[PDB]
Context: one part of a larger RNA
């Protein structure tokens, strides 16, 4: 080099070599035995204890780290037993509880948290309207009672819109350790009663399942993370009950207290599946905005007209539908029933409608003729349609696929770093008469000093050369790595 | 608590680059 | 600012010098005739004065005609008057009474007016003296005479406006030499002697001394005037040449012979002799 593993990608560096980490025990060779010298090769972790040090002035406590032990797992080997003789299983017993950063990227995955809608019911406004009544001045017409104006006051109910406000609130325990107070999560318990059950009833039953989604196209927050589970494993655990103790009595039961058994629900882990670089846009879509409620449809009801007492045609309407309605039938899912598709969701049927493409038609309009529109039939599709902005998802190729730092901008490309930071010495070849000195060695009883080795000063050329500034190289030296936890405060 | 010791000799290492002499 | 040609206008001699001068044409004016040596006559017309007469006018004052008569004149020598007027005079003496008278001034007369007279005092009249008239009038000779130019106002105009030539001026004459005019009328300017002023000689100035003195002209000669001061002058002016024919005293005039001699560089006048 290539391959395995460290979540994926790519980069570095890290381990191993295709059954793809190391290190103990194992195992060998000796030893009575402690070991002593070799020595391959495996693993998830959840508690608990006791030191040991700690900031810290002393003392208290908490933690914080390392160390041991230790249940309970894994995991490995050894012994023994069977059964089998291999396949293994049982039962002791030892051993480990451990490793793979550093940088960018990477979440339709999850968590929390916005937001709809829904089903009721309160209260205001609008509409049937200045309507129906009410109060009724003034006038007709009587004769001494019958219209009831104008005015002024002004509805209920039905329909229909906006604001609401209800679908639930309190307490207790647990759990998120690190203590203490705030959220959440879970658990148990209480209350309230909106609603069904029976009741004219007033009262009595059962009552928080007393609805509720969906999010890629909101928000943030999680670097790995999600789902799963005959083998999962441990620990905390709210409660109910089971057991057994504690305490007190002369004595026994019971609750009150303490522990163990069950585990509803949590926390780390594990087996098994899955996902995981970027930019280019095929594809599929989601929000908003405008069209705008133009047109068009539906309306409590209303205006005039015909019928004719059914009812049409009108024409106003508070207002609604922005893709839906209505009647089936009951694919499938729920919900209540004595029980019936009986009621909610989406199945198609069967007309409406919406958006539409073929035809086949008649008019009419675009100055005329083409063709278009527009309406009517038919056949098909369509969930609204068109169109502005965002935005998400990202085939198949093709480029990129670590950080920074590069030149007037940008690219190719090329460098020096893989956790970084701060020094200390250097950083041109030889060649030296003396002399000074590093540094070893030796000889000196201490100093003094002498010998040898490896250099160094300086002085000789060489390199033109001296001096400052960056820009690098090569040695050694020290140093700080290093934190997590649902917030928010924290010292004890 | 916060700036004080080391970085002993050999080996190695651009005769690097720019400015002014 | 010179000139010229015209004109007027004064003024003016070119042959001496002084004085006086220079007008005129046959004569109031005009014709016929006559004569002219200077202008005169005769005759007519006219004309202007005076006029005898006439006519007229009542006197006067005039008017009208006329016979008739006058009617131009410069200048010079010479020789020369009167009359008037003007100042005095108007006597006296003898004889005689006074007068008047008679003789001698020049010896008388009147008007006026005062007086008694004889007179006297104004006016005259006619006489006598003298100065004036007056060198005037008038006569008698001569003359014919304002020239050549000049100056000046004016109009025109602008160089024969020059020159020759003579003695000089020209209106003659024209390149250098000839012609023809002209330079006035009359007197006088005399003789001898001197004065004084000028000319030249000759004198050293001074003192003097010889010869002289008419004009116009030459030849000469000295001044004048220039171009940077002067000197110098061809040409050009200008002066000299070119001298008082004066002055003064005395004293005669001439007879016009007609030459010369004044007088020379030419001419040419006074004088001077024939």
């Nucleotide at each position: 080099a290539u391959g395995g593993c460290c979540g994926c990608c790519u980069a570095u560096g890290g381990u191993c070599g295709u059954c793809a980490a190391a290190u103990a025990a194992a195992c060998u060779a000796c030893g009575a035995a402690a070991g002593u010298a070799g020595g391959a090769u495996a693993a998830a972790g959840u508690g608990g204890a006791a030191u040991a040090g700690u900031a810290a002035g002393g003392u208290u406590u908490a933690g914080c780290u390392a160390u041991u032990c230790u249940g309970c797992g894994g995991u490995u080997u050894c012994a023994u037993c069977u059964u089998g003789u291999a396949a293994a299983g049982a039962u002791g017993g030892a051993g480990c509880u451990u490793g793979a950063g550093u940088a960018g990227g990477c979440a339709a995955g999850u968590g929390a948290g916005a937001u709809a809608u829904c089903a009721a019911u309160u209260u205001u406004u609008c509409u049937u309207a200045g309507u129906a009544u009410g109060u009724g001045a003034g006038g007709g017409u009587a004769a001494c009672a019958c219209u009831u104006u104008a005015g002024c006051a002004g509805a209920g109910g039905a329909g229909a819109a906006a604001a609401g406000u209800u679908g639930a609130c309190u307490g207790g325990g647990u759990c998120u350790u690190u203590g203490c107070a705030g959220a959440g999560a879970u658990u148990c318990a209480g209350u309230u009663g909106a609603g069904u059950u029976c009741g004219g009833a007033a009262g009595a039953g059962c009552a928080a399942u007393a609805a509720g989604a969906a999010u890629a196209a909101c928000u943030c927050a999680u670097a790995g993370a999600a789902u799963u589970c005959a083998a999962u494993g441990c620990g905390a655990g709210a409660g109910g009950u089971a057991g057994g103790g504690a305490a007190c009595u002369a004595a026994u039961c019971c609750c009150u207290c303490c522990c163990u058994a069950u585990a509803a629900u949590c926390g780390c882990g594990g087996u098994a599946u899955u996902c995981a670089a970027u930019a280019u846009g095929a594809u599929a879509g989601u929000u908003u905005a405008c069209u705008u409620a133009a047109c068009a449809u539906c309306a409590a009801a209303u205006u005039g007209g015909g019928g004719a007492a059914a009812c049409c045609c009108u024409u106003u309407a508070a207002g609604a539908u922005a893709a839906g309605a209505u009647a089936g039938u009951g694919u499938a899912c729920g919900g209540g029933u004595g029980g019936u598709g009986c009621c909610g969701u989406u199945a198609u049927u069967a007309u409406c409608c919406u958006u539409u493409g073929a035809u086949a038609g008649a008019g009419u309009g675009u100055a005329c003729c083409a063709g278009c529109a527009c309406c009517u039939a038919u056949c098909g599709a369509u969930g609204a349609a068109g169109u502005a902005a965002a935005c998400u998802u990202g085939g198949a190729a093709u480029a990129u696929g670590g950080u920074g730092g590069u030149a007037g901008g940008g690219a190719u490309a090329c460098c020096a770093c893989a956790u970084c930071g701060g020094g200390u010495a250097g950083u041109u070849a030889a060649g030296u008469a003396u002399u000074c000195u590093g540094u070893c060695g030796u000889u000196c009883a201490a100093a003094a000093g002498g010998c040898g080795g490896c250099g160094g000063a300086g002085c000789u050329u060489g390199u033109g050369a001296u001096a400052g500034a960056c820009c690098g190289c090569u040695a050694c030296c020290u140093g700080a790595a290093a934190c997590c936890a649902c917030u928010g405060c924290a010292a004890a | 608590a916060a700036a004080a010791u080391a970085a002993g000799a050999a080996a190695a290492a651009g005769u690097g680059u720019c400015u002014a002499u | 600012c010179a000139g010229u040609u015209u004109u007027g206008a004064c003024c003016g001699a070119a042959a001496g010098g002084u004085g006086u001068c220079u007008a005129c044409a046959u004569a109031g004016u005009a014709a016929u005739g006559a004569g002219u040596u200077g202008u005169u006559c005769a005759u007519u017309g006219c004309c202007a004065c005076a006029a005898a007469c006439a006519c007229u006018c009542u006197c006067a004052a005039g008017g009208u005609g006329a016979a008739u008569g006058u009617g131009a004149u410069u200048c010079u020598u010479u020789c020369g008057a009167a009359a008037g007027g003007u100042u005095u005079c108007u006597a006296a003496c003898a004889c005689c009474g006074c007068a008047a008278g008679u003789g001698u001034g020049a010896a008388u007369c009147u008007g006026c007016u005062c007086g008694g007279c004889a007179g006297g005092g104004u006016a005259g009249a006619a006489g006598a003296a003298a100065a004036u008239a007056a060198g005037u009038a008038a006569g008698a000779a001569g003359a014919g005479a304002g020239u050549a130019g000049g100056u000046u106002a004016a109009a025109a105009c602008u160089c024969a406006a020059a020159g020759a030539g003579u003695g000089g001026u020209u209106c003659a004459c024209u390149u250098a030499a000839a012609u023809a005019a002209c330079c006035g009328a009359c007197a006088u300017u005399g003789g001898u002697u001197g004065u004084u002023a000028c000319a030249u000689c000759u004198c050293a100035a001074a003192a003097g001394g010889a010869u002289g003195u008419g004009g116009a002209a030459a030849c000469a000669a000295a001044g004048g005037g220039a171009a940077u001061a002067g000197a110098u002058a061809a040409u050009c002016c200008u002066u000299u040449u070119a001298a008082a024919g004066a002055c003064a005293a005395c004293u005669a005039c001439a007879a016009u012979a007609u030459g010369g001699u004044g007088u020379a560089u030419u001419c040419u006048c006074a004088g001077c002799c024939u």
About this RNA: The depositors describe the entry as "Composite map of Env38-Golld RNA". The RNA (Env38-Golld RNA, nucleotides 3 to 559; Env38-Golld RNA, nucleotides 560 to 833) from uncultured Caudovirales phage has 787 modelled nucleotides. It holds a match to the Rfam family "Giant, ornate, lake- and Lactobacillales-derived (GOLLD) RNA". A reference for the family is Weinberg et al. (2009), "Exceptional structured noncoding RNAs revealed by bacterial metagenome analysis", Nature. By type it is a non-coding RNA gene. The entry is indexed under Natural RNA nanocages; large RNA; cryo-EM; Golld RNA, RNA. Zhang et al. published it in Nat.Struct.Mol.Biol. in 2025: "Structural insights into higher-order natural RNA-only multimers". Lineage of the source: Viruses > Duplodnaviria > Peduoviridae > Maltschvirus > Maltschvirus maltsch.